Context: bound to proteins that are not shown
RNA sequence: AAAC
RNA sequence: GGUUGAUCCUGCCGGACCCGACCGCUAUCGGGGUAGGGCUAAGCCAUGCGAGUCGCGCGCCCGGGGGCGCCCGGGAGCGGCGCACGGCUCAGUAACACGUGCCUAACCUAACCUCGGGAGGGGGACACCCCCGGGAAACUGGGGUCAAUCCCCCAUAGGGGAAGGGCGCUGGAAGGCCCCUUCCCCGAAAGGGCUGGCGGCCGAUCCGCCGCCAGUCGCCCGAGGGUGGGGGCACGGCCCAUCAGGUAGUUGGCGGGUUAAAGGCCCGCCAAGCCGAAGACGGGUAGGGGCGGUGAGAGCCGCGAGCCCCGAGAUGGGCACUGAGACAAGGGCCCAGGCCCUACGGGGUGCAGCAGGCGCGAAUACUCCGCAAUGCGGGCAACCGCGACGGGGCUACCCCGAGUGCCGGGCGAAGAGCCCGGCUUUUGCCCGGUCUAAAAAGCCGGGAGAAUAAGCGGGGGGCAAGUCUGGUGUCAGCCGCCGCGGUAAUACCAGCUCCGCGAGUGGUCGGGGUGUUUACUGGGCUUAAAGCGCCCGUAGCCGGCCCGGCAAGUCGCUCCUGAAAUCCCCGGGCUCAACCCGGGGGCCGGGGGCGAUACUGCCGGGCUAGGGGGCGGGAGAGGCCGCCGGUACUCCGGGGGUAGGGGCGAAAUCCGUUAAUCCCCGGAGGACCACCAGUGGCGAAAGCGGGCGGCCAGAACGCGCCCGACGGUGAGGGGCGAAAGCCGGGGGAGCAAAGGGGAUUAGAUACCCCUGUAGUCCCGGCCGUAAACGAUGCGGGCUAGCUGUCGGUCGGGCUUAGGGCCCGGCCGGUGGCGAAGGGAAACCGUUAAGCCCGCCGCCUGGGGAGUACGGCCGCAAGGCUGAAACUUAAAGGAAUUGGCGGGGGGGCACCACAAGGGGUGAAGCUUGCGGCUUAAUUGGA
RNA sequence: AAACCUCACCCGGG
RNA sequence: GGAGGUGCAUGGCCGUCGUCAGCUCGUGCCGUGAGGUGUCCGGUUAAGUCCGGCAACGAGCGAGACCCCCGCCCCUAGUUGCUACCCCUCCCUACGGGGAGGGGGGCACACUAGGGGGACUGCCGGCGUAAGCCGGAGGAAGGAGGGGGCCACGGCAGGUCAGUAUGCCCCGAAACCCCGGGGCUGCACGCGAGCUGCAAUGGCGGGGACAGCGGGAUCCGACCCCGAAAGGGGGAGGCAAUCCCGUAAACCCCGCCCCAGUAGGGAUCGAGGGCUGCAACUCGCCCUCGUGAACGUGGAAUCCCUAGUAAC
RNA sequence: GCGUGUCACCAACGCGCGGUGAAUACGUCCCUGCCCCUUGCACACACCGCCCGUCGCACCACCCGAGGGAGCCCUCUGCGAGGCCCCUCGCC
RNA sequence: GGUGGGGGGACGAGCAGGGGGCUCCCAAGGGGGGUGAAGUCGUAACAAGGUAGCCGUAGGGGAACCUGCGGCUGGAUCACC
Repeated sequence: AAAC
Repeated sequence: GGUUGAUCCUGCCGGACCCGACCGCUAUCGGGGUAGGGCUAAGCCAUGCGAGUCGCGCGCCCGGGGGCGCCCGGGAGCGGCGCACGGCUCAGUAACACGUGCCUAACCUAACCUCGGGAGGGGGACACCCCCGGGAAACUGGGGUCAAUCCCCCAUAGGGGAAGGGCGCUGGAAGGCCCCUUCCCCGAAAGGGCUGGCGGCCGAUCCGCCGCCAGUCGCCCGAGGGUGGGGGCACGGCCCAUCAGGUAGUUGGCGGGUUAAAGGCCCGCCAAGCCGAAGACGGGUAGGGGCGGUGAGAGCCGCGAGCCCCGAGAUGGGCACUGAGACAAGGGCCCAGGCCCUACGGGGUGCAGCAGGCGCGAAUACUCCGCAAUGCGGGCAACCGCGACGGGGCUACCCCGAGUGCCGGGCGAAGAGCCCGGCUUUUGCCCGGUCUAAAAAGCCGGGAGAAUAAGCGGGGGGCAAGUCUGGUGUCAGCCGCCGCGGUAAUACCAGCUCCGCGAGUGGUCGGGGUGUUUACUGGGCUUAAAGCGCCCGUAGCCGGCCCGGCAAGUCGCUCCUGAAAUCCCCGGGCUCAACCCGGGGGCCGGGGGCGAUACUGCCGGGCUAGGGGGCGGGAGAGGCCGCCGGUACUCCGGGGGUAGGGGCGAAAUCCGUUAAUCCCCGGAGGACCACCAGUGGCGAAAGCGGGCGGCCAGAACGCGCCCGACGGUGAGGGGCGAAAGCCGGGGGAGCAAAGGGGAUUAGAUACCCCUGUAGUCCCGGCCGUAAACGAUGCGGGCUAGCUGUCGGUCGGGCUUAGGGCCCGGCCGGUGGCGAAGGGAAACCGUUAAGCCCGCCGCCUGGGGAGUACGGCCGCAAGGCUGAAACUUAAAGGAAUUGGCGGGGGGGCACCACAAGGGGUGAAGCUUGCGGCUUAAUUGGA
Repeated sequence: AAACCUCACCCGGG
Repeated sequence: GGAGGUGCAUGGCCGUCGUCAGCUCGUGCCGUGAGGUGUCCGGUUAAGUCCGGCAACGAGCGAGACCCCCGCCCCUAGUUGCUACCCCUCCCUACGGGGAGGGGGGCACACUAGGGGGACUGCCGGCGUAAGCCGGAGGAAGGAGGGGGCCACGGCAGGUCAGUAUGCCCCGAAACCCCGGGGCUGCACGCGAGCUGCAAUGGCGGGGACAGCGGGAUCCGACCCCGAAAGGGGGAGGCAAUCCCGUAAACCCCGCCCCAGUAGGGAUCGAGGGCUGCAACUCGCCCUCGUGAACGUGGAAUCCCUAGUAAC
Repeated sequence: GCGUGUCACCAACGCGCGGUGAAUACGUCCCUGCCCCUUGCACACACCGCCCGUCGCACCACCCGAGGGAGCCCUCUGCGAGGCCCCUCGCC
Repeated sequence: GGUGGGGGGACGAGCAGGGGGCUCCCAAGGGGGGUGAAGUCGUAACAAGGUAGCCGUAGGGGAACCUGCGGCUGGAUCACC
């Protein structure tokens, strides 16, 4: 963290 | 994280997070909150409580007091008002139930408000009570007797119906209101209570009655409001076609009845209408909304239980009384189905009210306290009542704040823990005040005291934490997935130790995330799952250009709204916090007003770019029909000529001496159309290959031809659609399922040979399937090129002077290589699988399974459509390395062959292994 | 290259 | 303490792939990646050896090179080894001369051992871009001259805890290389490797020869004596070109045997004599005499071998 | 044939040495095996691989089934509780 | 001023019944199937898998399967003159  | 020897994909399953339910281990305190038999039977219930109030409506009785006209208290009642609010629950309901926005000009409304008007005469009964009861109880009878704001009549006011007229009112619009006129009809009231004053009648056997005045609470009529309620309208929110036709008071009209009021609400007549693929009808599920969980969001889900609003119900099903209002949860009547009491004659009862019990289930609270707060009914009031509501109880209900000590030293390891010295008292315990309806808790203060207080899960990867120790030894066990354990287990059982979170921590479920595995944002369909075999077309969706009008969509502003709570922001108040208070926003929408005209839509006019219709010369195995031919073939007849032929790896069956095979001369028949001939042509696909002719069809090319968007796609609905097969008729040369025989083999019901029937061919019909394939839906636009070929056309050159050939351009096909780009890759690449604009069909791991059931279609075979239970962790695509092959190619070798030499295999004996025997004949390779 | 040994096997004993 | 297990716990060693030629790397290049390329094609040969073309260009381990031994020449060397040249003796003498032994002389020859040279496709003819191949000469030696060693990366869950070593798991005063005896030697039979035969290119009996490694310490053993043989007694020399094993067999020559289970064959068995040793029966080896089995050249099948090799 | 290893003794065994001393070929991929390239692969323990169907055994589910039953909903027929309205006949 | 009979009417339980559907169980016996662990028989596919393979259909067979017809290459052929 609008993630792998 | 997982499919591989490894690699890139696809795609499913698991991990990690939040929330809800239940459950296990464990659990000290406090605060805030509308948590708790909902998710389970609307299943059955013992017991208690759960709607009263009014003496200022009324009479009576009882007790105390006092003289004026009664005062105070109580009782049983009549009477008024309320009990249709409040409380519960979720069966019914897919509906004008619910939500939003509007109506009733088609209606009713006690209580309350306002304006105007009215309150006169008369009469009656029934309680409590007294005298008697009856009955088990429930309940209830007779006589007597006092009242009313109790009940009734009379008068007037007023009201309704029919009809006619009108200035006038409201209102957007009168079937309404008011006024006038006529008749019919219905038809008020409690001047009652209290207070004070006045006057009169009356008597202590009374403590009243009457007339007037003022105040006050009341009563009746008319009109409006208010509140509640009845009814209507537009729109919005589930699944299934393995549910396609439904409806017959059904749809509408006319005239009526009923209603407070419109309406097929109901009735009489009349018509055939109404709904449906824009999904009727049928089935399934479900109360609707505010709202809630989850996600960054779009979105998905309903934990859409608790809290608020609307709905429905009170064991099932019906029907009524009263009343303003019920067809009434703690009122009535009936059927059903239970149950309780009884004195057998009767009576009562259904907790889906607050506690509570049984039952069910994985799953659950006290038969507690108060009307002090919030409100309501009653009352002039004071007050009364209220299982509403409020308060606590119980319960791992949700959120918030804390404790389970702090400081220094030592041992210990820097850890835990122990000890030592000091500090503190949140917390727990005891006391007081405050608080509380009272309590409890909270807060203030006081006392002793380190003293009273940590668990749950885990350590192989995912994934933080041990290759430390013991036990077991593919057993016991672990394991969401991958995987451990078969003697040395980091994975099981234990110890030690560490890790995560912590008054919590885990297990199983359901939702969301995960998931771009539902894809609007935003997936895929050549080969991984997936383009219907092809085409015509209805609804739908999508649609050329220009001009003018509108302003429906759209956009801007504004207003009336979208209850509250909830959500976001801000300020404030609880010790901060959670929470409460105050303000703004939203709560994705509905409607009104004013604007704008770019885009969409509508209306009108005009175009030609897409589409259609044309004309001309060509091209084509396009189709149907008719006539004809080519060789080949089989058979038949005759002539020649003997004896073999045919077949195979080898044969054999078989044909032949009634003359075969081979050759010649004739006839008959069925199929096919060799070469030319091509990634050549035509066609939507299936498919179409000799010639000539006739009748059709569809394209390409050339064009200053015609119409003027007439177009795309296309669910549903159709029509065409290889082979095999089916029905009936004809035909039958070759081939040939089935079958027979000869071989081969372990077997040979196959592969080889001989033979052979359906069938193959034609006609009419059915079937409706295929690797029906480019495994590639249809339409349109844009995006390097080079090269073969086909049709048309234009320019040049030549000319087998031809409809010919060559080169160059355009248009349209058909192949190859290959820009950009795309792809998991093979590969596609102007004939896209690229960049875009439309519409349709299909896919969502594998197996189960193209299975079962249902339906439809078919003469049948069968076809179309098409699951789930259960089971599983992969199945799968493309490519790489190897291995292998009874695929190909090359090279090499006396541990190969060829040319040779010597041998071994047989006899006797030595020796090694096997076996047998054995006390042992030892264990290896 | 086996009589012991080797020798690991069997009987008996240390 | 284990010759007790597990060589699927292992180290080392070894065998076979491997009478191979393979494997890899640096940089570059193609790919998202596993991976390709180089390392592929044509000629060439023992070779992944080269030569020429290629997105390859270079390099390295394996190939080679290299290390031993055989073969021809040269040098150095002669306590040992060689004898050409001599003299002394014996013997023979066809009378010339010869042969044998000892001694001397010498290192000539030969031999011994250390170093070097030589052969390289070098020359020629042919072919081929050129790697290179064929023929010929010359040459001791001609195509890597001949034999062998060295054994790449990775395999063969190859073999070896019974060579040593070591994990684990067991036997635990029990594995001990303790003893005595037996067994490994048991024998219907199967399979593998061998010996000697079936005969005449032979058997037997006489006669004549001709090597090279190699081994030798209480060992090799000359020579001598005894014995029919095996064997027995004494004993020189040699701690190594010095002494010894040591005058090999096949082969040649002569005589006997004559196609037959035999003058082939030598299994089996009887009697006897010796050797080693603590011990000889189970269970040793040698010799004499006698006894004389199968077997008359061996099915299917199968092994090895290209020159001083096969075979003997 | 000789030496030698093992060896107190014992070699029909191994390891070497010399004596005699040939035949045939100096080609090939036919057999066996091997190396390299290419190709196909559903194999990767890698062909002693993988893999199909009947049958046999155990199990599971589903469906068909003579016949039997239960629940709900809707629909029609007979009788028809109940409360209510009306007509008719009679009592008080 | 209540009434008691007969009849008609709307509403309408309940009990008698058929009719249909959608559900759900029960059944002697089957009927096609599928999962185990490897038991028997063959060897159908993967290599020109030893008869190239597969698709539809029809017949035949212990079974995998075989054969006929048409089709495809996903063939072992991207290639005549």
Record summary
Method: cryo-EM, resolution 2.36 A. The entry became public in 2024. Solved structure of RNA (16S rRNA) from Pyrobaculum calidifontis JCM 11548, 1428 nucleotides shown. An Rfam search finds the family "Archaeal small subunit ribosomal RNA" in it. The literature on the family includes a 2001 paper in Science by Yusupov et al., "Crystal structure of the ribosome at 5.5 A resolution". Clan: SSU clan.